[PDB]
Context: bound to proteins that are not shown
RNA sequence: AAUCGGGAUUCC
RNA sequence: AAUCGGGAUUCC
Numbered sequence: 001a002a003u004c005g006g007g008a009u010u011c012c
Numbered sequence: 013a014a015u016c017g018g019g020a021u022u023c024c
Base pairs, nucleotide, nucleotide: 001022002021003020004019007016008015009014010013
């Protein structure tokens, strides 16, 4: 840096 | 779709 399991927010 | 708390993988 990217993906995934859930929890939360913003724009939708 | 984006951000964040942790858990996991791939490329680094």

Shown are 24 nucleotides from a PDB entry: RNA.
The work is reported in "The structural basis of mRNA recognition and binding by yeast pseudouridine synthase PUS1" (Grunberg et al., Plos One, 2023).
The PDB entry is titled "Wild-type yeast Pseudouridine Synthase, PUS1, bound to 5-Fluorouracil RNA".
It was solved by X-ray crystallography to 2.89 angstrom.
Crystallisation conditions: 0.2 M Potassium sodium tartrate, 18% PEG 3350.